About this RNA:
Primary citation: Lomakin et al., J Invest Dermatol. (2024), "Mechanistic Basis for the Translation Inhibition of Cutibacterium acnes by Clindamycin". 23S rRNA, nucleotides 1339 to 2200 from Cutibacterium acnes: 762 nucleotides with solved positions.
[PDB]
Context: one part of a larger RNA, bound to proteins that are not shown
RNA sequence: AUGAGUAGCGUGUGACGGGUGGGAAUCCCGUCCGCCGAUUAUCCAAGGGUUCCAGGGUCAAGUUUGUCUGCCCUGGGUGAGUCGGGUCCUAAGGCGAGGCCGACAGGCGUAGUCGAUGGGUAACCAGUUGAUAUUCUGGUACCGGCUUGUCACCG
RNA sequence: CAAGCUGCGGAGGGACGCAGUGAGGUAGCUCAUCCCCGGUGAUGGUUGUCCGGGGCUAAGUGUGUGGACUGUCUGGUAGGUAAAUCCGCUGGGCGUGAAGGUUGAGGCAUGAUGGGGAGCCCAUGGUUGUGGGUGAGUGAGUGAUCCUGUACUGUCGAGAAAAGCUUCGUGAGCGAGGUGGCGGGUCCGCCCGUACCCUAAACCGACACUGGUGGAUAGGUAGAGUAUACCGAGGCGAUCGAGUGAAUCGUGGUGAAGGAACUCGGCAAAAUGCCCCCGUAACUUUGGGAUAAGGGGGACCUGAGCUGUCGUGCACCCGUGCGGUGUGGUGGCGGUGAGGGGCGCAGAGUCCAGGGGGAAACGACUGUUUACCAAAAACACAGGUCCGUGCGAAGUCGUAAGACGAUGUAUACGGACUGACUCCUGCCCGGUGCUGGAAGGUUAAGGGGAACUGUGAGUGUAUGCGUAGCGGUGAACUUAAGCCCCAGUAAACGGCGGUGGUAAC
RNA sequence: AUAACCAUCCUAAGGUAGCGAAAUUCCUUGUCGGGUAAGUUCCGACCUGCACGAAUGGAGUAACGAUUUCCCUACUGUCUCCACCAUGAACUCGGUGAAAUU
Numbered sequence: 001a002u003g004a005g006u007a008g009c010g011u012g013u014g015a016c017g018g019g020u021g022g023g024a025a026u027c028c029c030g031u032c033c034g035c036c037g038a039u040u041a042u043c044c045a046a047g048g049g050u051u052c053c054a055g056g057g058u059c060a061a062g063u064u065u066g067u068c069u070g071c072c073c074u075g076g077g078u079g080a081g082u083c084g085g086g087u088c089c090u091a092a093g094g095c096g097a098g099g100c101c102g103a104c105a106g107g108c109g110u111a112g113u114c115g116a117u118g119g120g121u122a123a124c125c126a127g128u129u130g131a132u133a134u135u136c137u138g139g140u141a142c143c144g145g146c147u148u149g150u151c152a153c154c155g
Numbered sequence: 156c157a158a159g160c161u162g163c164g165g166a167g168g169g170a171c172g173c174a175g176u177g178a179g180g181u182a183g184c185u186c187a188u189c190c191c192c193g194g195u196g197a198u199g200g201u202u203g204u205c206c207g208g209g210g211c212u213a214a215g216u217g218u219g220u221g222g223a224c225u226g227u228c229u230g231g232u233a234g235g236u237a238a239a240u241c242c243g244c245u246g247g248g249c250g251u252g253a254a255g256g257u258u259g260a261g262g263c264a265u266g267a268u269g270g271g272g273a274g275c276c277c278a279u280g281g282u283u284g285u286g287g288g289u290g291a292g293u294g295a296g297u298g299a300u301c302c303u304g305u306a307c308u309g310u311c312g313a314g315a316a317a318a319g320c321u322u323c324g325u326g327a328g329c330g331a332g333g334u335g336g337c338g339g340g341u342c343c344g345c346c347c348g349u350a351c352c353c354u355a356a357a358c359c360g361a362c363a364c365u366g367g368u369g370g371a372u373a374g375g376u377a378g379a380g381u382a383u384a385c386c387g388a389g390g391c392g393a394u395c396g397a398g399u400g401a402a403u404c405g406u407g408g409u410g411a412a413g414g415a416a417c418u419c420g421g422c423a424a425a426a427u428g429c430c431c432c433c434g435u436a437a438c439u440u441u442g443g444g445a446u447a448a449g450g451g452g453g454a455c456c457u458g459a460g461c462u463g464u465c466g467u468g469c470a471c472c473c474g475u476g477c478g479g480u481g482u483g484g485u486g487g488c489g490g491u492g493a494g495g496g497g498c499g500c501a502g503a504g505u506c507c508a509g510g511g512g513g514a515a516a517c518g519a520c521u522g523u524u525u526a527c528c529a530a531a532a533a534c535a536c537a538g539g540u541c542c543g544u545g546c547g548a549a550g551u552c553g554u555a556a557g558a559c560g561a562u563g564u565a566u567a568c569g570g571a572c573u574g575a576c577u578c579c580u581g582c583c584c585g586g587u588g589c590u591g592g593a594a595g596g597u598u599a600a601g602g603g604g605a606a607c608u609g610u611g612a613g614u615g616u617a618u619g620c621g622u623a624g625c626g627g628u629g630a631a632c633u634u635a636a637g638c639c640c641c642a643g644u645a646a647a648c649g650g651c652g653g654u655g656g657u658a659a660c
Numbered sequence: 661a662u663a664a665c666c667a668u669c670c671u672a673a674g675g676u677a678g679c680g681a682a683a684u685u686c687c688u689u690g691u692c693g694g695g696u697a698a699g700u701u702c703c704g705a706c707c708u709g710c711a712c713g714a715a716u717g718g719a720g721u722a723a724c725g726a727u728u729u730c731c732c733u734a735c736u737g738u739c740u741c742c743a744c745c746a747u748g749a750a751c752u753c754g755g756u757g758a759a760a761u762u
Stems, first nucleotide, its partner, number of pairs: 001762001008756002014032006033392004041372004047352002051350001052076006061069002081142002083348004088119002093114003099108003123140005143344003147340002151336001154333001159329002162325006172310004178303003183297003187293001189210006211270002215265004222258004226249007234242002275287002311314001358367002374386004395754004403749008412740002416738001421735001429453005438443001440575001455496003461490005470482001472479001498502001510733007517725002522534002538573007550559003576720004581651003586648002588644005595639003601633002606628005613620002652669005678712001679709001690706005
């Protein structure tokens, strides 16, 4: 190329008014209406890794369009004595000084050392950003060190 | 000898299952004539409680209510790797018959003169927030999956470790005449994660995939409910649309008369379905069968009395200065209700929600299985029997050491078959297996003979023979298990017959 | 009709109780009865067991089973015999746009 401008476009409820814009069913705002609600809500773990926020963009991606986006480009964003881990502890299991076993390669294992899914361990409420918040800010706490005034007691 | 600090350990502690009920609370939720903020309704009515909204605050600290725990003073000491004054084990004295002490569900007080919480101001800027302007903090009902609580009760299948922690020493060092403890005041406090998605368009599925993915919060009305229906907090309208009464396919709905005539087969669907009351067969292992079957009622209005709880108060014990106990209450709120009544075709009016019966086969049962054509009658099972195993067990993984078996010990462990329960499980040991035995036969390596033999000094007129030394060959006799052989063993692997004829059809 | 019974051949011994047209029966839709208007299925028997049988257990068995089988009742679009309604596709328009195969 043919099939062929054919099959499909992955459960569903949208309507209208205005805006933006070269371009609007599919973007933004509003009003109606409908839907989930032991979940179509909110927050974590695992896993992912910047996808988050702001601006610019419409080649590609998006099963259509797109001015839109979890996409592209630029810049920004994650703040802990107390939260979850380490700095603490061990289970299963792993490794394992010496050692024992084994032609070689290696196997097992003591003393130990790791290893959470468990034990232990001191902080709460409110506020604030476009994006962070038991982390920042305000208030009020607690815990371990260091040092210091003071009292009391060994010895 | 004799502070302390650090090491080192002892002991206590940490420290532990499952199921179940009740009590006392609190979160939450509901209602309210009470309190605050607002409204007087486009259309009949709506100034009395008629309508809408709100009725809030943590950790920490104190108190010590319910609840819980716990006698007191001394002595001894085969144990706790060294020791112990921290423990364990024992002996006395006193001891209320409970009283103190300790602790701490919730409440209260404080934290908090702080913080959070609507509509109103000259004006803000007109999808935005600032200074004033914050007002209230109520009472009752219901009530947990949370707390007391690792409580209490029941129970067999008998339910981590270690550290932190308290105390006791001293198998180590340090250490000076310096330290440890209590209210107070300074400064120091590390590393990693933290954005974002997360019953998903960001993870696992090649996808922005009707799949999978652990945990937590999870409100109202109806309801037993976390089901289902409609809503809340909050979030969505789903990532191609617009039309069009074609057939046809998928997904639902209804259906005259009949009612399984369909079909391999009642496949699919329909019927039934909920709560209360009544009533319930064969059979049975007495538990069941059983929601057997089969009958009646239910929702609404009104409603006598009956109740749970609180309440201002009447009295009363008062240890009052406690955070109280007992009769006691016009009433509020909730639960329930005999009786009477209303309406409709229909009152478990929707969603939701067994059809039932009788008989046979198999498996006793609950369970398990061919991820992706088989869920079953197959596997397992509790029960049974046989065999092996005396403990470094047998068995198994490993070359071995080791290990599991089991920190078990024949009432145990392993293998085999059968498979609840009831009644039973018959004959055969010839074959094969296994266990035992050993009179004889056969039988390896090994031990070990006898014999033969190569070469060879030399001997031999030569043929040939052949000493020593060095070799080669097979091995009479002796020699194990196994096999033959003799017994036992079938809930071992197995086997469990033929001809001729006869009872008055 | 068969054989409880007798003789025999042979073997290690010749199938006991119980069950049986059975998840086993070829002939076979065996025969008889029940159920139906009509029953190759079913259910109760008979015994002629091709080719049951006692822990590869025999015969039973209450309860249990998304097991298999037969029957009754209720119920129904399963059917006589289909008709109608709404929807996701199909159909038309705009956008996008494959595949197997050749």
It was solved by cryo-electron microscopy to 2.53 A.
Ions in the entry include magnesium and zinc.
The depositors describe the entry as "Cutibacterium acnes 50S ribosomal subunit with Clindamycin bound".
It holds a match to the Rfam family "Bacterial large subunit ribosomal RNA".
The sample was in a buffer at pH 7.4.
Among the 29 different proteins in the entry, which are not shown, are 50S ribosomal protein L18, 50S ribosomal protein L20 and 50S ribosomal protein L14.